[PDB]
This is an experimental structure of RNA (Mango II), with 36 nucleotides shown. Released in 2024, the model rests on X-ray diffraction data to a resolution of 2.8 angstrom. The depositors describe the entry as "Structure of Mango II aptamer bound to T01-6A". Ions in the entry include potassium.
RNA sequence: GCGUACGAAGGAGAGGAGAGGAAGAGGAGAGUACGC
Ligand code: VK0
Numbered sequence: 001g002c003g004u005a006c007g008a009a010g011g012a013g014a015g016g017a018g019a020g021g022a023a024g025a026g027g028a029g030a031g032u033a034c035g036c
Base pairs, nucleotide, nucleotide: 001036002035003034004033005032006031
Other pairs, nucleotide, nucleotide, family: 007009tHS007030tHS010014tHS010015cWH010026cWH010027cWH011016cWH011027cWH013018cWH013029cWH015020cWH016020cWH016021cWH018024cWH020025tHS020026cWH021027cWH023028tHS024029cWH
C1' cells in the first nucleotide's frame, strides 16, 4: 500500500490544492485482527 473481518467511523485524494468546511460548519480521516 491492497484485500478481508469487526466497528458509527472515507479518499495522502476512490470528488473538490477546496467550484464546501483551514486544527474543519462532519471524519488529525478511531482502532484492532487476518492475508498478501
Ligand atoms: C484544513 C484544508 C485541509 C486540507 C486541504 C487539502 C487539499 C487538497 C488535498 C488534501 C487536503 C489532501 C489523511 C489524514 C488526515 C487528513 C488528511 C487533510 O484545510 N488530509 C489532504 C489530506 C489526509 C490530500 C490531497 C489534493 C485543504 C484545506 N489533496 S489526506